[PDB]
RNA sequence: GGUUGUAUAAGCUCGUUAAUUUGGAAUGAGCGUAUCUACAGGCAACCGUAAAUUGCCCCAGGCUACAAUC
Numbered sequence: 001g002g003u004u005g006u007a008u009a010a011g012c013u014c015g016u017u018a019a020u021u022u023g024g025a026a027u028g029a030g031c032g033u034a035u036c037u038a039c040a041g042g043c044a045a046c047c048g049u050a051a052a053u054u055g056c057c058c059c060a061g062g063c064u065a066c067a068a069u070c
Stems, first nucleotide, its partner, number of pairs: 001070007008038001011031007023047002039061001041057005
């Protein structure tokens, strides 16, 4: 370094602050792992001044920890 096993489910709870069909964003705490650390685009739905979202890609990808193995 490759691969494989395992951990997590880009997941859950509370908080704060944005945007508004050319939009749907960002962040603090905690939870979650025998476990340190830790991730988001594409497309489709939905929402008509409001305030909060949904699906699929995803049994996918990537990062980290431990283990096995070339």